[PDB]
About this RNA
Shown are 76 nucleotides from a PDB entry: RNA (P/P-site Phe-tRNA) from Mycolicibacterium smegmatis MC2 155. It was solved by electron microscopy to 2.01 A. Keywords: Mycobacterium smegmatis, 70S ribosome, small molecule drug, RIBOSOME. Entry title: Mycobacterium smegmatis 70S ribosome with small molecule drug MK-7762. Rfam match: tRNA. A reference for the family is Hou (1993), "The tertiary structure of tRNA and the development of the genetic code", Trends Biochem Sci. Clan: tRNA clan. Among the 52 different proteins in the entry, which are not shown, are 30S ribosomal protein S20, 30S ribosomal protein S12 and Large ribosomal subunit protein bL21. The sample was in a buffer at pH 7.4.
RNA sequence: GCCCGGAUAGCUCAGUCGGUAGAGCAGGGGAUUGAAAAUCCCCGUGUCCUUGGUUCGAUUCCGAGUCCGGGCACCA
Numbered sequence: 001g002c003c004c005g006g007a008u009a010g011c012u013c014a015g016u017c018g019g020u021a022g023a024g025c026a027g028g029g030g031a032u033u034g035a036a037a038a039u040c041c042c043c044g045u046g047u048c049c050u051u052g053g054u055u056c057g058a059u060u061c062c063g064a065g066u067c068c069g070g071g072c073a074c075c076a
Stems, first nucleotide, its partner, number of pairs: 001072007010025004019056001027043005049065005
């Protein structure tokens, strides 16, 4: 370089039907303990990579750009 698949909470991952943003861990405040840890009870956290386009409306549907995984770059 060509063809794919990605890119969502502090971290690792679901979601997709054009009218949603949800799980586990972490974090914050209670409780338990002489005190930590483990455990138990209430909470907060999202341009859904960027970018323009379609649409009444885009995490979702198109094209482009950046970054990252895969399969290829062969015969004289």